[PDB]
Context: one part of a larger RNA, bound to proteins that are not shown
RNA sequence: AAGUUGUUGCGGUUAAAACGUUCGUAGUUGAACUUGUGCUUCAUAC
RNA sequence: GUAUGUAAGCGUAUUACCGG
RNA sequence: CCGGUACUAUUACUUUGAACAAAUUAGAGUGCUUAAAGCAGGCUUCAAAUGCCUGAAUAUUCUGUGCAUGGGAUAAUGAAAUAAGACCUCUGUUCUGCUUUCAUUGGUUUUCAGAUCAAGAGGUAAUGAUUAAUAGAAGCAGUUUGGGGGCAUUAGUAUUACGACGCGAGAGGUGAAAUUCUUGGACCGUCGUAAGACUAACUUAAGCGAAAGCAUUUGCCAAAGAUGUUUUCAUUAAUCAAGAACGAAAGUUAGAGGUUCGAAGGCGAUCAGAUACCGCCCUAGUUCUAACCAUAAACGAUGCCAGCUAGCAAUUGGGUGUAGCUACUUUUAUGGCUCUCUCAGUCGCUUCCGGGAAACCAAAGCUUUUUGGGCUCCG
Numbered sequence: 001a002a003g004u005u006g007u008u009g010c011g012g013u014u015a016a017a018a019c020g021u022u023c024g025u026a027g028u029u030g031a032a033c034u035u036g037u038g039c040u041u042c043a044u045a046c
Numbered sequence: 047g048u049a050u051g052u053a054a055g056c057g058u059a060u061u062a063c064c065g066g
Numbered sequence: 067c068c069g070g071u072a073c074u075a076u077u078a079c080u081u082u083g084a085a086c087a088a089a090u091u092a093g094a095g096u097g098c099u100u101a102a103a104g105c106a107g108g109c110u111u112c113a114a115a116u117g118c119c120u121g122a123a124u125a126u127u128c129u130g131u132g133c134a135u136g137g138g139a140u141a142a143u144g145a146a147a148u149a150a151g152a153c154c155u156c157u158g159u160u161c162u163g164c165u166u167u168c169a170u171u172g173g174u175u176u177u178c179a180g181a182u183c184a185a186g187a188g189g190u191a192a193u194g195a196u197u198a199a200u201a202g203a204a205g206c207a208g209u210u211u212g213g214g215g216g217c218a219u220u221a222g223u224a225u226u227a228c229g230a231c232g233c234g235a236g237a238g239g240u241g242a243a244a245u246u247c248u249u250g251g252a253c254c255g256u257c258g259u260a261a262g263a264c265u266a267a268c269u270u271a272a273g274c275g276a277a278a279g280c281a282u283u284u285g286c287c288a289a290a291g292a293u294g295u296u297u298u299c300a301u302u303a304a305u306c307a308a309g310a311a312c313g314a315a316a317g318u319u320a321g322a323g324g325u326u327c328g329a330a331g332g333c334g335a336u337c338a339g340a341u342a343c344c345g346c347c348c349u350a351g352u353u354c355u356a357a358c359c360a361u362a363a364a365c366g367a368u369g370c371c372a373g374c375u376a377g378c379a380a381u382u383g384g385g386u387g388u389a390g391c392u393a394c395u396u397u398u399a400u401g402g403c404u405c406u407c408u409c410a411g412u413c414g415c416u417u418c419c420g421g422g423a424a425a426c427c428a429a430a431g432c433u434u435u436u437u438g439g440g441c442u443c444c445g
Stems, first nucleotide, its partner, number of pairs: 010445003013425002018442001020312004027305003032196001039055003063070002075143004079137002082134002091125002096104001108118001201302001202299003205295002211290001215287004221265002225261008234253001236247002273280002317358006327351001331347004369441001371439001376416003380412006387405001390403002420427002
Other pairs, nucleotide, nucleotide, family: 011017tSS014423tWH016445cSS021276cSS024308tHS025307tWH026306tHS030301tSS038056tWS044045cHS044051tWS044052cWW045048cWW046048cWS064070cWW076141cWH081135cWW084132cWW088128tHH090127cWW093123tHS098102tWH106120tWW107118cWW107119tWW111114tHS146194tWS151193cWS151194cWS153155cWW153186tHH157188tWS158182cWW158183tWH159185cWS160161cWS162163cWS162181cWH163178cWW163179cSS163181tWS164165cWS164178tWH186187cSS189191tWS198300tWS199301tWH207208cHS208293cWW212274tSS212289cWW214288cWW219283cWW220282cWW222263tWW224262cWW230257cWW233251tHH234251tHS235248tWS235251tHS236252tWS239244tHS240242tHS243334cWS244334cSS244345tWS249250cSS250251cSS270281cWW275278tHS277312tWS292383tSS293384tSS304440tSS313360tWS313364cWS314361tWH316359tWS326352cWW328350tHS329349tWW330348tWH336343tHS337339tHS340342cHS366368tWS368430cWH370440cWW373432cWW374431cWW375429tWW379413cWW380411tWH387389tWS388404cWW392401cWS394399tWW395396cWS396397cWS417419tWS422424tHS422425tHS426430tWS429431tHS434435tWS
C1' cells in the first nucleotide's frame, strides 16, 4: 500500500459496532463583556 | 490629482533625572 | 530631538536569541578519470613554481525541558464588600532606631530620622458591586394539565364454585373423534351466596414517565414537564472512568392467599413414529406484602447537551386576539365551538432544489474538497 488503528483521517439505523435507564465524582469541555478607530502632518504608493 | 502600508502631534503615568 | 540613569500583576501561547560533541542527515564549496565516496585542493608558474589560499560552510535529527527577549490576540487566574478609596506626602499622632561628626571613646539627646510598622477626623475621593445569555437553578392570586408515583376507598360486568326452583337428556370439543361431565336432572334457565383475578366498550398514531412501565370511583400523599412571569441568584454549566439508584418476564427465599390460564405431569387423538401442534385434567407458576436476581428484539436495532437548514396538514398542554358564533343566568358574564397568532412539542405526508451502497433519512443533513460545536461508550 492501510482512510484495514484513522490527531490530520475511519466506522456504529440495517454490513462488526450507542451501556436498559437516569444520577455522578475523576477527567475532558464551558456564553457575552474590561483602550478602538478617529483627528493633523510628514516621510509614501502614485 | 490621489493612494495609504508609513512615524509623530492630539481623548495625556508617550513614564521621576542629568546630559546633546 | 538625542546617551547615561531613576524606575516595572502574572501564566499558557508566540517572536528573536543564547546554551549544547562529532559521525549521521539537509546541504554550498571541490572534475577522487566519472561514480559511491573524500576533504582534499587551485595557480601567469608553460622557460624560473614561492603558489595565494578556496576551504573544511550553513542550518536540522542536540527532539524535548530549561534559560534570555519582543507581543498582549486568544486563554485561564487576580483585585475594593465583617473594610484599603487614597495622600506624591513637610512625613511618626508607631518608634524599630543606624552610622557619621563630637582627634581617640562612650554616660546625657537631637538633627538625621535610608528604615519598617500604628497614624489623622492631611476623608477632593463619581468613593468602591459588568450584563441578566431565547445558559442554568429558584420563586410565584399563578392558571393549570396528565392511564406519572404511593396508600387508603369503592365500583363494574364476567368467570369458576355453591345453593335452590323448573325442565327435559344429552352436554362439552374437534377438520373428524375420544379422553371428560350427566337420569330423572348435567347442560340450560332463574334468582342467591362466596371467592380470587382482571379494569373491557370509550381507545387514540392521545397523554404521562428516567427507562422498565402506567386505565373503576373517591379521599389523601409528596412529585413533575410545559406555559405565564419588566421576581430572585449570577455561571452556579455540559458530558462523564469508578461508583450509586431503578429495572418487563421468567426464576429463587419466607408468609399469605389461591378464580381463570397454565412450563412440567398424566391422559385422548393425530402421525410411518409425535415425549409435538389440536383436545381434556391439572401441578409449580400466575396474584399481595418482604427481600433477593439484574437481564430482553430492555428497539427508534438510532448515546447526550447546543446552533442552523422547508413546506404542509393535523395534533396534546399553556398563552393571546376575535375586527367570531353559541350556551342561558340575560344581550350578557363563567362554558363550548370557530377564526388569528405564539411558545413547548409530537405524529404524518410532500419533497431536496442535502446525504446514502441502497432501502431511506428533516436527520441517518450542514460528516465540504485530506475536517474540527463540546463529551462518553463501542467496532
An RNA structure (18S ribosomal RNA, nucleotides 613 to 1195) from Drosophila melanogaster, in which 445 nucleotides are resolved.
The depositors describe the entry as "Drosophila melanogaster Testis 80S ribosome".
The entry is indexed under Specialised ribosome, Drosophila melanogaster, Testis, RIBOSOME.
The sample was in a buffer at pH 7.5.
Method: electron microscopy, resolution 3.5 angstroms. The entry became public in 2021.
Hopes et al. published it in Nucleic Acids Res. in 2022: "Ribosome heterogeneity in Drosophila melanogaster gonads through paralog-switching".
It holds a match to the Rfam family "Eukaryotic small subunit ribosomal RNA". On this family, see Cannone et al., BMC Bioinformatics 2002: "The comparative RNA web (CRW) site: an online database of comparative sequence and structure information for ribosomal, intron, and other RNAs".
Among the 77 different proteins in the entry, which are not shown, are 40S ribosomal protein S20, 40S ribosomal protein S16 and 60S ribosomal protein L41.